Released in 2025, the model rests on cryo-EM data to a resolution of 3.4 A.
U11 snRNA; P120-5'SS from Homo sapiens: 90 nucleotides with solved positions.
The work is reported in "Structural basis of 5' splice site recognition by the minor spliceosome" (Zhao et al., Mol.Cell, 2025).
Entry title: 5'-lobe of the substrate-bound U11 snRNP.
Rfam match: U11 spliceosomal RNA. The family has 72 seed sequences and 2,595 matches in Rfam 15.1. The family is grouped with related families in Rfam's "U1 clan". Gene Ontology terms of the family: mRNA 5'-splice site recognition, U11 snRNP and pre-mRNA 5'-splice site binding. The literature on the family includes a 1988 paper in Proc Natl Acad Sci U S A by Montzka and Steitz, "Additional low-abundance human small nuclear ribonucleoproteins: U11, U12, etc".
The entry also contains U11/U12 small nuclear ribonucleoprotein 25 kDa protein and U11/U12 small nuclear ribonucleoprotein 35 kDa protein, not shown here.
Context: bound to proteins that are not shown
């Protein structure tokens, strides 16, 4: 390449900001480096 | 062989396929499909 | 209204 059985419903952080659904802070997940210990 | 901790980056739950990223508003590329995580139903 | 639906089994 074909055949058969099939495949529930919502949401996925808070603060203060308006040239800023896109900024600062915090947070909360991965990554990269350094030190620590069994 | 693996765990502990510090600093920068990088999304704001996180992946795959597809189709643009040469689109109408003083700067702002994302969309359809799809399902795996947590919480509730 | 432009393009692709996913899982399992057999071959």
């Nucleotide at each position: 390449a074909a055949a058969a059985a099939g495949g529930g419903c919502u949401u996925c952080u808070g603060u203060c900001g308006u040239g800023a659904g896109u900024g600062g802070c915090a947070c909360a997940c991965g990554u990269a480096g350094g030190g620590c210990a069994a | 062989u693996u765990g502990c901790u510090c600093u920068g980056c990088g999304u704001g739950c996180g992946g795959a396929a597809u189709c643009g990223a040469c689109a109408u508003c003083a700067a702002g590329a994302g969309a359809u499909u799809u399902c795996g995580g947590a919480a509730g139903c | 209204a432009u393009a692709u639906c996913c899982u399992u089994u057999u071959u």